Shown are 76 nucleotides from a PDB entry: RNA (TRANSFER-RNA, PHE) from Saccharomyces cerevisiae. It was solved by X-ray crystallography to 3.1 A. It holds a match to the Rfam family "tRNA". About the family: Transfer RNA (tRNA) molecules are approximately 80 nucleotides in length. Their secondary structure includes four short double-helical elements and three loops (D, anti-codon, and T loops). Further hydrogen bonds mediate the characteristic L-shaped molecular structure. tRNAs have two regions of fundamental functional importance: the anti-codon, which is responsible for specific mRNA codon recognition, and the 3' end, to which the tRNAs corresponding amino acid is attached (by aminoacyl-tRNA synthetases). tRNAs cope with the degeneracy of the genetic code in two manners: having more than one tRNA (with a specific anti-codon) for a particular amino acid; and 'wobble' base-pairing, i.e. permitting non-standard base-pairing at the 3rd anti-codon position. Its family is annotated with triplet codon-amino acid adaptor activity in the Gene Ontology. The family has 954 seed sequences and 5,335,975 matches in Rfam 15.1. Rfam classes the family as a transfer RNA. Protein in the same entry: ELONGATION FACTOR TU. Entry title: T. aquaticus elongation factor EF-Tu complexed with the antibiotic enacyloxin IIa, a GTP analog, and Phe-tRNA.
RNA sequence: GCGGAUUUAGCUCAGUUGGGAGAGCGCCAGACUGAAGAUCUGGAGGUCCUGUGUUCGAUCCACAGAAUUCGCAC
RNA sequence: A
RNA sequence: C
Numbered sequence: 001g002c003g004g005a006u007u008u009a010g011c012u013c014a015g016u017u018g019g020g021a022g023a024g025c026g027c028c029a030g031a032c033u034g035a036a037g038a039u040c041u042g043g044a045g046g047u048c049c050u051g052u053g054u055u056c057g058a059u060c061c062a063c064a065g066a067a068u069u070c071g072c073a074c
Numbered sequence: 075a
Numbered sequence: 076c
Stems, first nucleotide, its partner, number of pairs: 001072007011024003019056001027043005049065005
C1' cells in the first nucleotide's frame, strides 16, 4: 500500500427488502421469605459502530470513516 | 532505503 | 522492504 471478516441492550447471541430490532443473563419492580438464595408476573434499557448522500423517511442502500480479526504483499 |  |  492491498483484500476478507465482524461491528446491534450492561453480558452473551437473534433478526431485516428503508416505515425505525428480539431472546436468554443480568437490571429494577411486585408476589412468597424475618432475610437470602430459588420461583412467578411485570418493567426499564439499544443514537442497530460513525458521517454524508439518496429518500417523504435510513439499522438496512450508496459513498466515505472507525475499532477489533484472519490473510497479501512490499 |  | 